Context: bound to proteins that are not shown
RNA sequence: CACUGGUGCAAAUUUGCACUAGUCUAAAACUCCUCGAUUACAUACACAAAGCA
Repeated sequence: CACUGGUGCAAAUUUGCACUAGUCUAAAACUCCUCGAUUACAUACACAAAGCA
């Protein structure tokens, strides 16, 4: 703990709350694909070996 619409409440005012939307806001629309992320990831099991100015 945002931003902006819409719609209600309000009793309290430059306001506030609730619900609700938004690809035409912000790294930012659903599902993915991702990221967060450590859990890494990766056409070839893993290990060892091969890998100097």